[PDB]
Context: one part of a larger RNA, bound to proteins that are not shown
RNA sequence: ACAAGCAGUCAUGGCACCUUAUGCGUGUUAUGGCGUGCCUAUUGAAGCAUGAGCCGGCGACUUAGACCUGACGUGCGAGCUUAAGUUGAAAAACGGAGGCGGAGCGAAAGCGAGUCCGAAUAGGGCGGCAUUAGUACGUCGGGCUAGACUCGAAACCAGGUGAGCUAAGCAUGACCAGGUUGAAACCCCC
RNA sequence: GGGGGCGGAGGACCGAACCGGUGCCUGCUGAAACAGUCUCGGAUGAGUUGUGUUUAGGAGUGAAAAGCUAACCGAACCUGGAGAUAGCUAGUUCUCCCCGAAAUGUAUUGAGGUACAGCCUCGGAUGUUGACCAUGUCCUGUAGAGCACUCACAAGGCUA
RNA sequence: AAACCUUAUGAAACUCCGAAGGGGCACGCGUUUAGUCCGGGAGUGAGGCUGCGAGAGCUAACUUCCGUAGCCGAGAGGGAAACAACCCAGACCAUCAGCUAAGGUCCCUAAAUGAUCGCUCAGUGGUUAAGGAUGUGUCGUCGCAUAGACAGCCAGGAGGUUGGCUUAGAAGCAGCCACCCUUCAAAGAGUGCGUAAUAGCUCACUGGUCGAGUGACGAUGCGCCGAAAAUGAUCGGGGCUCAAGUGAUCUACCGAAGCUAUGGAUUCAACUCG
RNA sequence: GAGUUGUCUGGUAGGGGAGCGUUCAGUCCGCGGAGAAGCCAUACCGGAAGGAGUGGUGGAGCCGACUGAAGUGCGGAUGCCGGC
Numbered sequence: 001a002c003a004a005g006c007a008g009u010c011a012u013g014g015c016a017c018c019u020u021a022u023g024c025g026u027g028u029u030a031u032g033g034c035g036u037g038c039c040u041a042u043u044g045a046a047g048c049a050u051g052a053g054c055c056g057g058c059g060a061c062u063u064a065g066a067c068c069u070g071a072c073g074u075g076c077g078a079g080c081u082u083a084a085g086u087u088g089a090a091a092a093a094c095g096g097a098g099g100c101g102g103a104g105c106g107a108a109a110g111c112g113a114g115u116c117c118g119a120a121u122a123g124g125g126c127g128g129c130a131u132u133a134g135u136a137c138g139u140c141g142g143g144c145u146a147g148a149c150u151c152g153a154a155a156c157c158a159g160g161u162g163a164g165c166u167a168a169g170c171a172u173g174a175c176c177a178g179g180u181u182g183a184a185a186c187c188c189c190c
Numbered sequence: 191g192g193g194g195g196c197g198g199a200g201g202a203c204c205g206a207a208c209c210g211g212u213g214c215c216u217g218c219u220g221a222a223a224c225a226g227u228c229u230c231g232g233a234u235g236a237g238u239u240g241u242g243u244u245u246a247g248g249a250g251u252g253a254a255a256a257g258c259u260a261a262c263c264g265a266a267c268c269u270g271g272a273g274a275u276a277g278c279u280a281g282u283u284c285u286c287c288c289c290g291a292a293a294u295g296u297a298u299u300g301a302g303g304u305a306c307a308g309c310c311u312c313g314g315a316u317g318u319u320g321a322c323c324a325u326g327u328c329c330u331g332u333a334g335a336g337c338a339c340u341c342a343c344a345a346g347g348c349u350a
Numbered sequence: 351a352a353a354c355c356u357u358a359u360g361a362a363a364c365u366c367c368g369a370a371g372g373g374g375c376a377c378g379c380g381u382u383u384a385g386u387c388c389g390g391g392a393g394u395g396a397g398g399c400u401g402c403g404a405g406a407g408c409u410a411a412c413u414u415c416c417g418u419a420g421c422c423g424a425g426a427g428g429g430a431a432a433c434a435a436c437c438c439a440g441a442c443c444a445u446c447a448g449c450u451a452a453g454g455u456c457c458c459u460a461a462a463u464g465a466u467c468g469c470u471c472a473g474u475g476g477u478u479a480a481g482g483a484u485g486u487g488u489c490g491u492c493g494c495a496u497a498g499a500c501a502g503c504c505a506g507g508a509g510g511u512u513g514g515c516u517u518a519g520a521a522g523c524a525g526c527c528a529c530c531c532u533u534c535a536a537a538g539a540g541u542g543c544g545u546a547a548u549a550g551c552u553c554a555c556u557g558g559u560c561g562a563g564u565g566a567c568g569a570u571g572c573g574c575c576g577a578a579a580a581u582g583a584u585c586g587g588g589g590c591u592c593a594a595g596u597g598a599u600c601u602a603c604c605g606a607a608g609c610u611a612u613g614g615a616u617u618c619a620a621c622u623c624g
Numbered sequence: 625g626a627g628u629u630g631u632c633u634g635g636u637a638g639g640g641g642a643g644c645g646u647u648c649a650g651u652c653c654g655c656g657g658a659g660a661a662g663c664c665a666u667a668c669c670g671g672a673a674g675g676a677g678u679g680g681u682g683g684a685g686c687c688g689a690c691u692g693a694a695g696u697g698c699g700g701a702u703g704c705c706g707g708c
Stems, first nucleotide, its partner, number of pairs: 008034010018023001020676001038051001040049001053708006063146003067143010079100003085094003104111002115124002149281002152278001156271006167245009176235001178204003181200001186195005208232003213228001215226002247263001249259003284643006294307005308394002310391007320382002323378001325376005334367001335365002340361003344357004397422007405414002427438003442614004447610003453604003456588003462601001464600006475590001481575002485572004492565002508533001510531001514527001543550001615633001618630001620628003644697001646694007654686002662681005668675002
Other pairs, nucleotide, nucleotide, family: 002003cSS005007cSS025667cSS037052cWW038700tWS039050cWW042044tHS043434cWS045049tHH059698tWS059701tHS060281tWS060698tWH061282cHS062148tWS066098tWS075080tWS084095tHS088091tWS103112tSS105124tSS106108tHS106109tHS113126tWS114125cWW117122cWW141390tSS151279cWW153275tWH154274cWW155272tWW162247tWH162260tHS163166tWS163245tWH163250tWS167251tSS176206cWS177205tHS182198tSS182199tHS183198tHS184197tHS185196cWW211212cHS211229cWS212229cWW214227cWW217222tWS220222tHS221225cWS236253tWS246249cSS246259tWS248265tHS249265tHS252255tWS285672cSS286671cSS290637tHS291393tSS291636tWH292394tSS293423tHS311639tSS317319cHS318319cWS318384cWW319384cWW322380cWW324377cWW330331cHS331332cHS331368tWS332369tWH333368tHS336338cWS337339cHS337361tWH339364cWS349353tWS378380cHS393637cSS398435tSS404415cWW407410tHS407411tHS422434cSS424634cWS425440tSS425441tHS426607tSS427606cSS428452tSS438451cSS441634cWS450606tWH452605tHS454461tWS456463tWS460604cSS463594cWH469571cSS470593tWW473475cWS476589tWW480576tHS488570cWW489568cWW490568tWS491566cWW496498tWS498561tWS499561tHS508532cWW513514cHS515526cWW519546tWS521547cHS523543cWH533537tWW534536tHS535556cHS537554cWS538540cWS540553cWS541552cWW557558cHS589594tWS590594cSS616632cWW617631cWW619629cWW635636cHS643673tSS645696cWS653687cWW656684tWS657683tSS657684tWH659683tSS659684tHS660683tHS660685tSS661682tHS699700cWS
């Protein structure tokens, strides 16, 4: 041991049990309702589309640079800061070389809050006014360069290893039961 | 040139060893990474075989298939450049909350890739400038309709 | 005959005309709440279906290519048997509470075997048509009748004329051209047959009887036939007309993660404190 | 953040926010043979990642808090190693 089933889920009955625990419990059941694995790839996946037997562990957005560009935070602020190094290290100071603001316009010479085009008057860019205030660090978002998210070629190049398989050559050796056929040559008849 | 004697030639014949691979079957996670049984070819020659040795990677060797060169040769194996490059496939793992797209347009040795727009989000500034709906105003030649142009076209009259 | 006149049409590349709609501007005479600019980060650049408007196509396609709206894409929930696109509706969390939408109310299966008028006797419902049919309901158009019609029964079948036109004969009655005349209460040189021609049983008008309605095209509602494919059938199924099929109308319930009740938590933004 | 009233909250690529857990380092508070990490069961707690209680095992190290740095979170890759 009359059953149709992505394996659950929710509901209710049954039977056990009582150490966050007599409850809105815990385990397990019967029966009803409902219910198309996961990922990837896709207009569209239960798909008869990819992957995977299972479990354990390994396994993929990083690092670097006085590099760029932003957000946030700190220090000092019209100014901010060091590099290599020196000396000290159970600790850090020193070191202005140099870097960034501070003036722009132009092909440039050059001028310069003006400048360029031009034979002067029309413009482009720019200061004023809105003087948005900058700089050195740090963390973070991106960018660039370098294997740059991890795994995957077919191939390309360099220097070597192979003719103990196999394709060949060379030197020297070995091998081929037995049987059938009956060539030239040579000897006779024509 | 015939017949007989003799002789013993041959990429001659049948056939074992040996060399080979013709056809069928078997075998196909094999007894075996190419074999077995049966069948078959060569079997004194361009024959087979043992030692030793020479030739190699764009190279050797090849009675020539691009065949063989140590069980996958249109270019061997090993190590190195080297993490080649990969507009292509696959994969990319903790949690809740807020917003939320695109498969369009141009260009492209471009078409399944990129660049710039367009649509998303975050922060700052501004501050209703946005959205529908009404009123006013201008713009338009589709629907319908029409035959006044162009084309087509139906029945008649008039007449070169 | 181009042209010209009456009548008569078609048009994407014709236009004497010409909408609804659509767009730009102003206003806000009014309700809403997004907009724009400066920067940092993107992804996307294979789209698909239906309705509408078109081309290509066969007025094919779950076809292809543009326009336009909505959905899926990334959208769960209810309906459509099953079912991305269709119908209803956009899921913050909980509840063994209530109302509705689409769609439903015989049993699977929540809810009227509901009420009132009808319709279809086909399982139509629950599979197309050209084409047919005294199927049935509804109106309506045209006629001849208690001076008596339609089908039905008897009574007659007529005149030249064996009618002109033909082929070898065509004489209601193969068949091209034309049809007027008389005898009559009463009849067409006349319908469908017949052997190739005439007779022959019938037919349109005529009549004793008969006894009341019929005959023809039409519009329509619902049905019928036309209707044959491959493993087993069926509208999802049972089963339904003693409606569970249908047209119109009225309401009562059922029905979602929509709406509502009660509790609660997030994102904004104002309003209070610190 | 708090607290009231209004409002909002489907979601793929993508952007934004707040966080959980792992190792290591600095500082603190400590715990441990009357028993540590690890393992095993579980009906408790928090909005999630998770965190505690108690018991069993084990037999020598270890938790909690704050800050810092990462070889930091696996179900997939015909992924690797091993076991079955």
Solved structure of RNA from Deinococcus radiodurans R1, 708 nucleotides shown. The entry also models magnesium, sodium, calcium and potassium ions. The entry has 26 different proteins, among them 50S ribosomal protein L20, 50S ribosomal protein L29 and 50S ribosomal protein L3. The depositors describe the entry as "50S Deinococcus radiodurans ribosome bounded with mycinamicin I". An Rfam search finds the family "Bacterial large subunit ribosomal RNA" in it. Taxonomically the source falls in Deinococcus radiodurans (Bacteria, Deinococcota, Deinococci, Deinococcales). It was solved by X-ray diffraction to 3.22 A. Primary citation: Breiner-Goldstein et al., Nucleic Acids Res. (2021), "Ribosome-binding and anti-microbial studies of the mycinamicins, 16-membered macrolide antibiotics from Micromonospora griseorubida".